Context: one part of a larger RNA, bound to proteins that are not shown
Molecule: Tethered rRNA, nucleotides 1396 to 2025
Organism: Escherichia coli
RNA sequence: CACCGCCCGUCACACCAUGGGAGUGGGUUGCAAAAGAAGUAGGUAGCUUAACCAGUCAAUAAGUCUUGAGCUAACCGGUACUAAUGAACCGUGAGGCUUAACCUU
RNA sequence: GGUUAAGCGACUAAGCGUACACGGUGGAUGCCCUGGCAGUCAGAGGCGAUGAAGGACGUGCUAAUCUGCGAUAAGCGUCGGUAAGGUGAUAUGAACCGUUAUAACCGGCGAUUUCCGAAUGGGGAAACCCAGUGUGUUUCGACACACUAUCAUUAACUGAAUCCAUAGGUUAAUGAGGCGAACCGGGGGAACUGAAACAUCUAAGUACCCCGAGGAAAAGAAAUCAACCGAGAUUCCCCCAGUAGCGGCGAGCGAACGGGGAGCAGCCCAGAGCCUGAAUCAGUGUGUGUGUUAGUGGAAGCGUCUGGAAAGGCGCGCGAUACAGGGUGACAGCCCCGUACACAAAAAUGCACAUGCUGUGAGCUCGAUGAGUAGGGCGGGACACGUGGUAUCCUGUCUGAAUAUGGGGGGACCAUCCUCCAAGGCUAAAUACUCCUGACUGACCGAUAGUGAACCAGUACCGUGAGGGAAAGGCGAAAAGAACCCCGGCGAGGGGAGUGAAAAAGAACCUGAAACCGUGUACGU
Numbered sequence: 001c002a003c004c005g006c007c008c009g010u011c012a013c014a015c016c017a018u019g020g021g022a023g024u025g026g027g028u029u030g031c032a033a034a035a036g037a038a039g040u041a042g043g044u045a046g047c048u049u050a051a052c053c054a055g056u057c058a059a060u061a062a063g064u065c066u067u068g069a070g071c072u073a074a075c076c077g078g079u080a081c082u083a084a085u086g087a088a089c090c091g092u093g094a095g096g097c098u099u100a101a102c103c104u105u
Numbered sequence: 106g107g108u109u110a111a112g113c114g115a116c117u118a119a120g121c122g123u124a125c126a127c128g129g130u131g132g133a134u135g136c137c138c139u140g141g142c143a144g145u146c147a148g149a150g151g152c153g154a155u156g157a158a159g160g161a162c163g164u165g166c167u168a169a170u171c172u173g174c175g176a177u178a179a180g181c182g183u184c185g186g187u188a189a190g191g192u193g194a195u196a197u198g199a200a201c202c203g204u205u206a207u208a209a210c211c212g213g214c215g216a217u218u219u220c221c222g223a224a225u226g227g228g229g230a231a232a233c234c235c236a237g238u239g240u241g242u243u244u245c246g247a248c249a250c251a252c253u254a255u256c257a258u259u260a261a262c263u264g265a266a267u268c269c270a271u272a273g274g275u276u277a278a279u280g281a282g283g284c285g286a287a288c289c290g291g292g293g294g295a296a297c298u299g300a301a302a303c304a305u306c307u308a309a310g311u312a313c314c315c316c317g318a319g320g321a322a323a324a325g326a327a328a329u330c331a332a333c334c335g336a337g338a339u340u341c342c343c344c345c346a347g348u349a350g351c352g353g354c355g356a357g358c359g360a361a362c363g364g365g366g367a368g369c370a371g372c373c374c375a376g377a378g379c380c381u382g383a384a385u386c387a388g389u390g391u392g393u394g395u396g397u398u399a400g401u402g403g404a405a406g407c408g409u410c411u412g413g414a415a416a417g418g419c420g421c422g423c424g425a426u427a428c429a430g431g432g433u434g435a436c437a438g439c440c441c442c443g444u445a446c447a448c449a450a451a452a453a454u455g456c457a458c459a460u461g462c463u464g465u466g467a468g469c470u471c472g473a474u475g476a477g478u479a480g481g482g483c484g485g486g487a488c489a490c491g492u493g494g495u496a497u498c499c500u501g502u503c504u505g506a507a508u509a510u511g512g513g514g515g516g517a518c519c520a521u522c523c524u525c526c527a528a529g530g531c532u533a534a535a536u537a538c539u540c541c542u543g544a545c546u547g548a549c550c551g552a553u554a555g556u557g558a559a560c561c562a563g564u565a566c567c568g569u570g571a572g573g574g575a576a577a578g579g580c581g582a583a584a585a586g587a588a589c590c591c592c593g594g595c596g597a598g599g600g601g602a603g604u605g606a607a608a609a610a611g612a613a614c615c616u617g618a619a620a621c622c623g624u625g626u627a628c629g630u
Stems, first nucleotide, its partner, number of pairs: 096113008120630010136579002140550002142547007149539002151284002159221003162175003166198001170194002181215006190202003226235003236253004242247001256280008289317005299306001303353001329336002340367005350358002371531003374475001377470003386464005395455001400448003406421005422439002424428001430442003480504007490516001511526005566573002586614001589601004
Other pairs, nucleotide, nucleotide, family: 044045cHS073074cHS080083cHH086087cWS118120cHS131619tHS132618tHS133617tHS135615cWW138551tHS138552tWH154225cWH158222tHS163173tWW165179cWH165193cWH167169cHS168196cWW169196cWW170561cWS172179cWH177216tWS180216cWW184451cSS185451cHS187209tWS188208tWH189203tSS189204cHS191202cWW192201cWW212451tWS237251cWW238239cWH240249tWS242248cWH244246tWS254282cWH255281cWW264272tWS265271tWH266270tWH267269cHS276277cWH288537cSS294310tWS294312tHS295311tWH305491cWS306491tWS320321cSS321536tWH325338cSS327337tHS328512tHS331334tWS332334cHS333515tWS339368cWS347348cHS347359tWS348360tWH349359tHS352355tHS352491cHS353355tHS356491tWW370532tWS370533tHS374375cWH376377cHS380467cWW381383cHS381467tWS382383tWS382466cWS383466tSS384466tHS385465cWW391459cWS392458cWW394457cWW396454cWW398450tWS398453cWW403445tHS404424cSS404444tWW405422cSS405443tWH407421cWW411415tWH412414tHS412435tWS413434tWS414434cSS415417tHS417436tWS426445cSS429443tHS431442cWW433437tWH433440cWW450452tWS460461cWH463464cWH471472cWS474526tHS474528tHS476507tHH477478cHS477505tWH478506tHS479505tHS487497cWW493495tWS498499cWH500501cHS500502cHS509526tWS532533cHS539541cHS552559tWH557562tSS562576tHH563574tWS564575tWH565574tHS580584tWH581585tHS583605tWS586612tWS587611tHS588602tHS593597tHS603611tWW604608tWH605610tHS616617cWH
C1' cells in the first nucleotide's frame, strides 16, 4: 500500500454455542386425603390388693330360669297304622312223521 | 312196545293282498218345462205447472212379504156387458154374504189424491223447520180456504241523475223450463295399429263430448249436363268398374259419364194494375166406416183285456168348412177348450171419404235479379283430385266488379260453339228405426245351456265413493204328508201299527255312476 479504496448482503463448505420444540426421567416439594411403630401424655374396667358395715317405685336396657332352642327337609336305629281284599281270568290235557340207529347192536 | 343220528313236516294272521256278495256318501245321466232366443205380419210411434218419470210413508180379523189403492185408502160416481162366488195370494181359520144382476169380473165416461221429487215463499243434510201475506170462526187462542217461482215475450202503470229520455220501480196475457229406446241436423274432435323401423299418408271425420228438432227427418224445381245430338226436382235399388285417375309412384285410395228399375207434386216470394175466403192445409161441432175397447153360435160312439188306474190295445159309430192346439189316475178328435163357420159394444175414438165453420186463402193488367256479389292477395278448408301444368265451391284478413249487353261454365288456361239465369222461404212418393201393444213362426235352448236372473235378482254380498256382482227346478192320480203301540232326556233318533199299486215314494223325498269308506265269504303271506 491513499477509490485499482473501503465497504454489503443471497446462496455453497465447516464448526460452535443457543431458542423453540411431539416427548422422555428425575428431583425437590405444595396442597387435600389416608396411617399410627414405638414411645410419651390422658381415660380405663380386666387381672392382682388391710378392715369392716350396709337399700326403696315406674319406663329404656340388660340379667336369672330359657338356646345351640326351636325348625328340623330328603338321609341313619325300632311300629304292620294304613293300605296292594276273599276272588276271578290265558293255559292243556305228553308232545309230526319218517327213517338211520338205538332200547332189542 | 321205551332212547339217539338225519331228513322233511301244515295247520298264525297282529295286519295285510286279490276276487265275489252286500252297504253308505254324491247327485251325471233320461225323461219334462208357465222360462227364453230369434224371427214374420199388424199398431203405436211420447209423456208434463191441473204436477210428470221415480219414491217415501201409510192402507186387511195382519206380521210381514209380494198384488192393489191413498186418510174417500186391496179402494168410490158412473155407464154398460154381464152370472151365484167371492171376500188377491202367501196361507192356512175367522166371520161372513149371494145366489137374475151391486157378490163379482171386463170394457166408457165421473171424485179423491198423504209428503219428496223440474218442486215455484226461505232454507235446508229428500221424504222437514220456519214460512210468510189475504182468508173464517159458538173458540173467535188454531186448525179452513187464498198468494208469492222465475224469467222471456207481450201489456199497463210509474217515472231518475239529468230536461226529456232513460233506466229503473208497481198492476194485466203467453211460454218455458224435466224425463225418455233408435234413427236425423249442427258444433266440436285422438292414439293405438299399417307401412314389417318412422316424420308425408293410414287408420277416420270414426270413438267420443255439446246444442237442436220427428214420427220420420233432412234435401229438394237449372247461372244443370251432353255433344254440339239432347235432355227436363229430389230420393232409393242394379250395372257402367276395381274401369279413369290419385299418391315417400308404398302401403292404400277410388271416380266419374251412360243405362235399366221403383215412385213419381211441386213450389212459392225480391209486390206496380182487374174478382176474393175460391184449393187448401190447420184448427175447430158434427156423416163413412173402421175398428178396438167387454161379449155371441159353432157339427161328431156303441162291445174287449187290463190294469192302481182305459182315452192303451182286441169288436162293433161319428162327424167334417172343424183331422189347430192344449189339459183331463196310460196314445181320446167326440173330455174340455175350443177349433171353421155364424153373431154381437152406451163410449169414444183415428183416420179417409158425410158435414159447421173457420185462419187461410181461390181467380183477370206493372212486375223488379235480392252488392260490397267475382276476382286480387294470403293462409286455410271439400270435391276420388297428397300444389301440383290443376278445373269448381266456403272464407279469416284487407281488396274491391256490371247490371240477359251478363254470367258462367263444357277441368290449365286463350280463340271459335253452345247453352241456361246470383245474391228471400214451403214440398207426401218411393227411404232410416223399435223403449212399447197385437198377432203368428222356428232343420232355435232344455237348468254348468238359455238374458246375469225357469228360484222374492240387480237381491245376498264387497267397496266411502265412482262401481262390482253370487249361488239356489222335478212326492204323490189323489196329502190320503204317516191313528195307535214301544224304547227312550216328556228328548233326537229309531222299531212297531196304518195308508196307499208302490213307503228301495216319507218332505234331505224319480231315476241314483265314479272317485271314497266299510262288513262278510274263497285263497296267498